The RNA (Serine tRNA) from Trichoplusia ni has 82 modelled nucleotides.
Entry title: CryoEM structure of METTL6 tRNA SerRS complex in a 1:2:2 stoichiometry.
Among the 2 different proteins in the entry, which are not shown, are tRNA N(3)-methylcytidine methyltransferase METTL6.
The structure was determined by cryo-EM at 2.42 A resolution and released in 2024.
Rfam match: tRNA. The family is grouped with related families in Rfam's "tRNA clan". From the family's description: Transfer RNA (tRNA) molecules are approximately 80 nucleotides in length. Their secondary structure includes four short double-helical elements and three loops (D, anti-codon, and T loops). Further hydrogen bonds mediate the characteristic L-shaped molecular structure. tRNAs have two regions of fundamental functional importance: the anti-codon, which is responsible for specific mRNA codon recognition, and the 3' end, to which the tRNAs corresponding amino acid is attached (by aminoacyl-tRNA synthetases). tRNAs cope with the degeneracy of the genetic code in two manners: having more than one tRNA (with a specific anti-codon) for a particular amino acid; and 'wobble' base-pairing, i.e. permitting non-standard base-pairing at the 3rd anti-codon position. The family's RNA type in Rfam is transfer RNA.
Ions in the entry include magnesium.

Context: bound to proteins that are not shown
RNA sequence: GCAGUGGUGGC
RNA sequence: GAGUGGUUAAGGCGUCGGACUUGAAAUCCGAUUCGCUCUGCGAGCGUGGGUUCGAAUCCCACCCACUGCGC
Numbered sequence: 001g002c003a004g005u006g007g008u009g010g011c
Numbered sequence: 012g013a014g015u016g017g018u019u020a021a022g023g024c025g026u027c028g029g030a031c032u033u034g035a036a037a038u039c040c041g042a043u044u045c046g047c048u049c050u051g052c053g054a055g056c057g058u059g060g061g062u063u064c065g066a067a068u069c070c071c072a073c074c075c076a077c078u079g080c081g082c
Base pairs, nucleotide, nucleotide: 001080002079003078004077005076006075007074010024011023017064025043026042027041028040029039030038044054045053046052047051057073058072059071060070061069
C1' cells in the first nucleotide's frame, strides 16, 4: 500500500 | 453492552453527592456528553456527508482497528 469485517455513552 | 427507520440511547458496572427516617442505614434516593433565553428544547452512537417526513439503524468517503495479501 490492497480486499474483507468492523467502530455505541467513563467502561 | 442492547438497539428492530418513529428510545426515555435499555440494562448493568464504575464514579459522584444528598439524606429530614424514633418502623433510621450491614442502607435509601438520585445524578453522571455538549448547547440555549434551562421543570423544556436542541445537538451528539469513529469523523464528515448523502437517501428519508424521520437514521445510532440504510449509502458513500475518510480515519483507526482486526483478518488475509503486497512489501